An RNA structure, in which 32 nucleotides are resolved. Entry title: Uhelix 16-mer dsRNA. The structure was determined by X-ray crystallography at 1.37 angstroms resolution and released in 2011. The 2011 paper behind the entry is "The crystal structure of an oligo(U):pre-mRNA duplex from a trypanosome RNA editing substrate".
């Protein structure tokens, strides 16, 4: 460093 | 506001 899982923050969009 | 998709950060934690 890349890759896997989870969360969060944000962008884009679409939809209730 | 939800939820979907996608691309950024960043937590956390496996992994080569």
């Nucleotide at each position: 460093a890349g890759a896997g899982a989870a969360g969060a923050u944000u962008u884009u969009u679409u939809u209730u």